An RNA structure (28S ribosomal RNA, nucleotides 2739 to 3523) from Drosophila melanogaster, in which 651 nucleotides are resolved. The entry has 77 different proteins, among them 40S ribosomal protein S10b, 60S ribosomal protein L39 and 60S ribosomal protein L27a.
[PDB]
Context: one part of a larger RNA, bound to proteins that are not shown
RNA sequence: ACAGCCAAGGGAACGGGCUUGGAAUAAUUAGCGGGGAAAGAAGACCCUUUUGAGCUUGACUCUAAUCUGGCAGUGUAAGGAGACAUAAGAGGUGUAGAAUAAGUGGGAGAUAUUAGACCUCGGUUUGGUAUCGUCAAUGAAAUACCACUACUCUUAUUGUUUCCUUACUUACUUGAUUAAAUGGAACGUGUAUCA
RNA sequence: UGAUGCAAGCUUCUUGAUCAAAGUAUCACGAGU
RNA sequence: ACUCAGGUAUGAUCCAAUUCAAGGACAUUGCCAGGUAGGGAGUUUGACUGGGGCGGUACAUCUCUCAAAUAAUAACGGAGGUGUCCCAAGGCCAGCUCAGUGCGGACAGAAACCACACAUAGAGCAAAAGGGCAAAUGCUGACUUGAUCUCGGUGUUCAGUACACACAGGGACAGCAAAAGCUCGGCCUAUCGAUCCUUUUGGUUUAAAGAGUUUUUAACAAGAGGUGUCAGAAAAGUUACCAUAGGGAUAACUGGCUUGUGGCGGCCAAGCGUUCAUAGCGACGUCGCUUUUUGAUCCUUCGAUGUCGGCUCUUCCUAUCAUUGUGAAGCAAAAUUCACCAAGCGUUGGAUUGUUCACCCAUGCAAGGGAACGUGAGCUGGGUUUAGACCGUCGUGAGACAGGUUAGUUUUACCCUACUAAU
Numbered sequence: 001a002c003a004g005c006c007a008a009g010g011g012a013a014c015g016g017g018c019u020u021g022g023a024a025u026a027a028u029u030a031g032c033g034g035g036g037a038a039a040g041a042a043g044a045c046c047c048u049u050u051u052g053a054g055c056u057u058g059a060c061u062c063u064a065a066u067c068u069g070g071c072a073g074u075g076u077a078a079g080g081a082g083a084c085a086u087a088a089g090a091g092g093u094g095u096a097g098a099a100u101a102a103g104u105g106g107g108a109g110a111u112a113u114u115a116g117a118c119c120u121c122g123g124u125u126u127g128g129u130a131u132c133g134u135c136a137a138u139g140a141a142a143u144a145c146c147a148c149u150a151c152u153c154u155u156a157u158u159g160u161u162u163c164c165u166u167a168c169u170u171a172c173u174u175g176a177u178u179a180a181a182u183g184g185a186a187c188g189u190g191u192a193u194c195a
Numbered sequence: 196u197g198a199u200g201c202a203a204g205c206u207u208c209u210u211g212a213u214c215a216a217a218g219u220a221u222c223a224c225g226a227g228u
Numbered sequence: 229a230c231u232c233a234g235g236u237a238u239g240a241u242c243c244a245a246u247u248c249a250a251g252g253a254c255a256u257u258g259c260c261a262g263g264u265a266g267g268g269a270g271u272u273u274g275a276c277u278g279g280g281g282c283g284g285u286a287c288a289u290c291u292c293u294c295a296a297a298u299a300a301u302a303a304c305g306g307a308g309g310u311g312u313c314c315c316a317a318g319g320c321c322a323g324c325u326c327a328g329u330g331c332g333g334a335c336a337g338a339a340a341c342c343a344c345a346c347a348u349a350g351a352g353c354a355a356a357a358g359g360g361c362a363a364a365u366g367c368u369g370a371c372u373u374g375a376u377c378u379c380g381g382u383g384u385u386c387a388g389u390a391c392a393c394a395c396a397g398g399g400a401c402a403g404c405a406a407a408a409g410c411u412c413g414g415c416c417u418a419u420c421g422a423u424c425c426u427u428u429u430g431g432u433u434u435a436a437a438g439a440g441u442u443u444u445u446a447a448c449a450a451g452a453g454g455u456g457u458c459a460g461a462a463a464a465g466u467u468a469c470c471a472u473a474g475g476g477a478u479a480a481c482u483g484g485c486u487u488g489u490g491g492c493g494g495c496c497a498a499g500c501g502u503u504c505a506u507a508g509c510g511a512c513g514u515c516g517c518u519u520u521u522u523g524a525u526c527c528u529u530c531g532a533u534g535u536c537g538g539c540u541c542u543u544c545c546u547a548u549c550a551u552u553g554u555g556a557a558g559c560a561a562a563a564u565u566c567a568c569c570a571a572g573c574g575u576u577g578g579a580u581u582g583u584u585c586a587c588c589c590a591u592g593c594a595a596g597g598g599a600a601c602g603u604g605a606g607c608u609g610g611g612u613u614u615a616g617a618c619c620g621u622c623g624u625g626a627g628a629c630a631g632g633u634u635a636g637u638u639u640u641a642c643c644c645u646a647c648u649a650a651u
Stems, first nucleotide, its partner, number of pairs: 002016001005022005027651005034645003038640002046475003051471002053467004059271005066263007075168006081161001085158001089153001106145001111130007172251005182244004189202002193198001218238001220236002226231001274287001283304001288310006311458001312354001313414002318372002322368003326350001328346003332342002352361002355419001357417003376400004381395004389459001402411003425453006434446003483527001484525001486523001488522001490518001493515003499509002536610001537608003541602001544598002549574001551572001553568005576590003616634004620629003
Other pairs, nucleotide, nucleotide, family: 001017cWW004036cWS010015tWH013484cSS013527tHS032646cWW033034cHS033641tWS046279tSS047478cWS049472cWW050461tWW057059cWH060266tHH064265tHS065264cWW073256cWW082160tWH083157tHS084158cWH085157tWH086157cWS087155cWW088154cWW089151tWH092102cSS096141cWH097137cWS098132cWS098143tHS099100tSS099143tHS101103tHS101104tHS107144tWS108134tSS109144tSS113127cWW114126cWW118123cWW132144cWS169253tWH171252tHS172255tHS177179cWS188202cWW188203tWS188204cSS191200cWW191201cWW192199cWW195197cWW196197cSS216240tHH217239tHS219237cWW220235cWW222235cWW224233cWS225232cWW227230cWW228229tWS228230cWS245246tSS265267cHS272463tHS272464cWH273465cWH275285cWW276284cWW284286tHS290356tWS291357tSS295302tHH296301tWW309418tWS311456tWS313317tWS316373tWW316375tHH319372cWS319403tSS321369cWH325364tWW326351cSS327347tHS331343cWW349351cHS349362tHS351364tWH360365tWS364366tHS374401cWH374411cWS377412cWH380396cWW385390tHS399412tWH405407tHS421455tHS421460tSS422455tWH423454tWH431447cWW431448cWW433447cWW455460cWS465626tSS467469cHS475530tHS476481tWW478530tHS479530tWH482528cWW485524cWW487489tHS487522cWW489521tWH492516cWS492517cWS497498cHS497510tWS497511tHS498510tWS500505tHS501507tHS504558tWW505510cWS534604tWH534638tWW540603cWW543600cWH546596cWW549571tWH550573cWW550594cSS552569cWW575596cWH580586cWW582611tWS591595tWH592594tHS603606cHS609638tWS615636tHS623625tHS623626tHS641643cHS
C1' cells in the first nucleotide's frame, strides 16, 4: 500500500496476509480504549560526516587598540664634555765617533766673516780664519752642510657629534573671553635712603 | 632741598541706584538777524 | 541785539602690538619597527576499537606459535623484540677449544690459582626469538680499513610499484694470506624515511638570452637535515543552549539466541542421626532442568515501538503457602516435619522510602512464587531526563559529575478490528 477473526509454526528471531488447524452469513446504532509494534514528527539521546555553529582557553594563526623606539615636520639662543680636522710650538745616548749624528744618507766641504773684484750699495765669490764635521779621529749610523716628516705632545683654529644641560618663540598644542584696558615709560603721593 | 629703591593712582559698614557726557577749552566762532 | 550752531581734544596721560594666558620645538599627526592582545577574526582539535569514551598500539617493524606437513592466512589470540650497539663486536691469516665433571697441589672451604685425564657443543657468538657454527662464525694473537668507488640486474614487500634490507655479478682501487682464496660491514632473519625546501661535497662544470671579465645566484651528480599517524596535513577544549546529513553499518530500549551469575532436582554415600547409613538431613563427586533479572552479543527497530513505578483490571502458570483427599515419621495426644494427586477458592490493613526486593507494627489454627520487562490516546508524574538555580568535588577556563537539592507543557479516536450492550 491493499486490507482488516484466531492458535501454533517458520520467517529479518512478536503476522491481518504465508503454512496447518479453529472456524466462516447481510446492513447497522451507541460505547470502548486490547491491538493495528495506531496518528503526529527525515530521533531532541547515541554514533558516524575530513558537516557546522555558540562558547572558552597558555590551541594554531592573525588582528583593532595600546605601549615603546626611529624618521619627518622642526626653528633661534647659551654652557659643559669633546682643544678633532687645525694656526703654531718641542722631545732623540748600541762597542765607536766632538759628544749625544732624531736618524740615516746625500755630501767628499758648507756657511759665516773680511778686504779685494764689480755694482749706486748690501752681498756673493776669491783667499785668510772659524764650532764641529764631509776627511781623519774609524765605528751602530762617518756627524759638517742641509732635511721632508711627524709624534712625546704643544699652544691655538672655525670639529659633525646615540652629546648634554638651562633657556628662547615663530611652527605646533590646549585653555579663556561678546577677543576690553596687554607691555613699557611718565607725572602723581607716601615709606625709606643720600646732604 | 636733591637723587636713590618700595608702596601707589577709585568701589567694603547696609538685599538702592547707574547706559546714552557734564564741565572745559579752542575753533564752527556763524547761520537766521 | 535778535532765534539758533558744530568740531576737536581734554575730561578719560603718553609708547609698542603679540586678544590673553598656559605649554612649546616637545606633545599631537604621518610612516616604519619591536613588545603586547581570546577584546575581536578565521580555522583545527587523527585513525583504530565487539557502540563511543577511557585504556591501550594490535598505526612502521622482527622472532617462535596459531597454521590445519609447499608457500599464504585472521582477531585489542598467546610469549617476546625493535627506533639502538660496535675502529672492532668490521676484514683476514695463524694458533688454540667451550659448559661442566673427576682426581691432585703451601696459606686453599664455595674460597681463586696452577695441573692431568674425560668432555658433541650441555658453552659462546652486543641484544629478542629461532635456526647455524668444533682445526668455526667460538678464544687469543698478527696485520689491517672491502664499513671504499662505479654500472646495471635479481630475491623479499609486491600492484608483482617505490623506499629499505639482502643477494648474484661487471669494472676499478685495495687489505690479509706462503699461497689457494676470502672481504662491498656486523654468522642469517628487525634495527628505517618521499616531494618541496635548506645544506655540503664534486666537475677544473653548464646558464643568467645585447657583448666581455669578476662577484653572486642558479642548475646537474652523491650524501645530510624528517615526517614514529613511520607511502609522509602545520592544529586545543567545551555545548544540558544547540544544529544538519545520515545511520538500525552503532549504543540506551522491548523481542530473539546465550548462561559466568540467578534459580534448580535426581545418581553414589563419607557422615550426622544416642544405637541405627537413607524417619529427617547428607561431605567430595557427578549429571540434568528455567531465563523476569546480572551480564554476553548486536539479529529486529534511529523518515521514533512513549523509557521506572504505583493505581486500576483481567486471565494464565505451577516451581503447593494455606484448604480437600491420602501416604510416612526418631507419629502417645496436641503441635509439627516428609511425600503423593492437586491450581478449585484465597493470598490482607498500615508507618518510612519515588523505587522493585526491603525491614517494622498489626491481623492471621493458618499471610505461596511467578508470566506478556502485563497495562501512559488507562491515569498519575513521585524517580531518572532538555532549558532555570544551588551546594560539594574536579577544571586555568567554558563547563563536568555512574554526587545532592529545588521548579519544571503528559496531545489525537469520529476509522478497521476486538470487546461490551442494542436492532
It holds a match to the Rfam family "Eukaryotic large subunit ribosomal RNA". Its Rfam clan is "LSU clan". Method: electron microscopy, resolution 3.5 angstroms. The entry became public in 2021. The 2022 paper behind the entry is "Ribosome heterogeneity in Drosophila melanogaster gonads through paralog-switching". The sample was in a buffer at pH 7.5.